[PDB]
Context: one part of a larger RNA, bound to proteins that are not shown
């Protein structure tokens, strides 16, 4: 070569495959929200680009 | 960001 | 202790993960710079002129990478974590409290040292004083319902089997055909009763409820639940989950009741080439109830759960909201039964070039080489 070990990247109705069902601790994973907008000649040229300086 | 001799 | 002509000392007005930079990170090996080893693998060498004095000149022996952890300096978007809720909160001060390096009220000693700052505490002002919103996340409350959901008690139904009388009769039963079997003691059949134990038909549906297993006569009681309604409450409490736990058809096991029907085993009659069977007649365990085990099924949708998105249509069950009308009563509205819609949550169905798939097929088995929502089990 082999995406026939698959994190990238495999599958699980019938090919091999999901536990009979639910709860549940470790584990993993978890809604949205607290500064934005305004400045200066320089400046990806105010050449409203913006080196950028944050006024 | 603030405050302390700003050590020229 | 005294300049504006300046930039050095202290802390972070959280703590981390993350990213960039810098430091230090043995050589060899790797990549790779230079170099005609006669080319290359290599090696770290080498090159310039000599007309002979060239009484000698120019170089290289780079650089990169070095995972994770540790150190350093910038950034603060994502992610985690905190500050003020019984204010034991921040900040400006003012009281009242205890110690103390230095003092110089320079001869020592007496020392004043509020002296400088630190010890605890009382009364104030100020803070816009301090709680994000209430998830088409979840929990809980409340409202009217709904349901073969569960447990206990109760009631009813015909049938079946058996028994007791009564009647008339020779057959009855059973099979493809028979036979085993029951019968002049009346079998079967018909009538009236009685008893027992099962089982809840038809209504009963691609309907409902439940975590699945499963759940269907009436009535009462007991707790439970989904969905819906909600301008109620809490405020992230959530999803999936090794280990562990509860429940689990039927069969099977143990103990006690009960044993109508059916019926593993067994017996017999048939069939057959044989027939340890299919068919028939009996018939034990079992099938029923209570208590205790067992933990398995094609326990099936051969299909994990939670969440989002992605067509159409007609229905159906529950709840809610609208509406022409019909109907029940009444004198009107509700309220039930229909009728036409809408919303949410279910069981499904038809249809489609959504898309997928090896296809059968699946609105999921789609949103997958345009591959990554979270998380179990597993080949």
């Nucleotide at each position: 070569a082999a995406g026939u070990u698959g994190c990238u990247g495999c599958a699980g109705u019938u090919a091999a495959a999901a536990a009979g069902c639910u709860c549940g601790u470790a584990g993993u994973u978890g809604g949205a929200u607290c500064u934005u907008g305004g400045g200066a000649g320089c400046g990806g040229g105010c050449g409203u680009c913006c080196c950028c300086g944050c006024c | 960001c603030u405050c302390u001799c700003g050590g020229c | 202790g005294g300049g504006g002509c300046c930039c050095g000392a202290a802390g972070c007005g959280u703590u981390u993960a993350c990213u960039u930079u810098g430091a230090a990170a043995a050589a060899a090996u790797u990549a790779g710079a230079g170099u005609g080893u006669u080319c290359a693998a290599a090696g770290c060498a080498g090159g310039c002129c000599c007309g002979a004095g060239c009484c000698g000149c120019c170089u290289g022996g780079a650089u990169a990478c070095c995972g994770c952890a540790g150190c350093u300096a910038g950034g603060a978007a994502u992610a985690a974590u905190g500050g003020a809720a019984u204010a034991g909160g921040a900040c400006c001060g003012c009281g009242g409290u205890u110690c103390u390096a230095u003092u110089u009220u320079g001869u020592u000693g007496g020392u004043u040292u509020u002296c400088g700052g630190a010890a605890c505490u009382g009364a104030g002002g100020c803070c816009a004083u301090g709680a994000u919103u209430a998830a088409g996340a979840g929990g809980g409350a409340c409202g009217g319902c709904c349901g073969g959901g569960g447990g206990c008690a109760u009631u009813c139904g015909u049938a079946u089997u058996g028994c007791g009388c009564c009647g008339c009769u020779a057959g009855a039963g059973g099979u493809g055909a028979a036979a085993u079997u029951c019968u002049u003691g009346g079998a079967c059949c018909g009538g009236c009763g009685c008893a027992a134990g099962a089982c809840g038909g038809a209504c009963c549906a691609g309907a409902g409820c439940g975590a699945a297993a499963g759940c269907a006569u009436u009535u009462g009681c007991c707790a439970a639940g989904a969905a819906u309604g909600u301008u109620u409450u809490c405020a992230u409490u959530a999803a999936u989950c090794a280990a562990g736990a509860a429940c689990g058809a039927a069969a099977g096991u143990c103990g006690g009741a009960g044993g109508u029907u059916c019926g593993a085993a067994g017996a017999c009659g048939a069939u057959c080439a044989g027939a340890u069977a299919c068919c028939g007649u009996c018939g034990u365990a079992g099938u029923u109830c209570c208590g205790a085990c067992c933990a398995u099924a094609a326990a099936c949708g051969a299909u994990g759960c939670c969440g989002a998105c992605c067509g159409g249509c007609g229905a159906u069950g529950c709840g809610g909201c609208g509406g022409c009308g019909u109907u029940a009563u009444u004198c009107c509205c509700a309220u039930g039964a229909c009728c036409c819609g809408c919303c949410g949550g279910g069981c499904a169905g038809c249809u489609u070039c959504c898309g997928g798939g090896a296809a059968a097929c699946c609105a999921a088995a789609g949103u997958c080489u345009u591959u990554g929502g979270g998380u179990u089990c597993c080949g």